[PDB]
Context: bound to proteins that are not shown
RNA sequence: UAAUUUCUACUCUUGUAGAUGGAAAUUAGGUGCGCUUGGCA
DNA sequence: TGCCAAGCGCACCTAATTTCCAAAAGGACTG
DNA sequence: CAGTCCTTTT
Numbered sequence: 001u002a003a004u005u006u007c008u009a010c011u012c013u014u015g016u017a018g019a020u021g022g023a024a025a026u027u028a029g030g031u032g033c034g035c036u037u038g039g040c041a
Numbered sequence: 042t043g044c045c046a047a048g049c050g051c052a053c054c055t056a057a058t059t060t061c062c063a064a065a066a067g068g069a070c071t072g
Numbered sequence: 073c074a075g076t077c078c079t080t081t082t
Stems, first nucleotide, its partner, number of pairs: 006019005021062020063082010
C1' cells in the first nucleotide's frame, strides 16, 4: 500500500501515464438472497 | 459438491435513450 | 404606468 474534475494504473517527480459528455428524466435489464410448482434416467 | 424451467417478493448495480447546452421575446411584478 | 427581472420561446 498514497496525492486527481473524476476514473484506472502508478510514484524520478509536493506529483506521473492514459482516459474522461455533463445535468436531468425515463425505461430496460443484471447480480444476489428468499419462496412456489415442476424437470433430470 | 446441483443444476435447470416457468414465476412471485426484497436489496443494489449497470446500460440505453431522450431533452437541453440560449439570446431575446414576452409579460408578471412592483413601487 | 415605467422599469426590472423572471419566464418562455424559436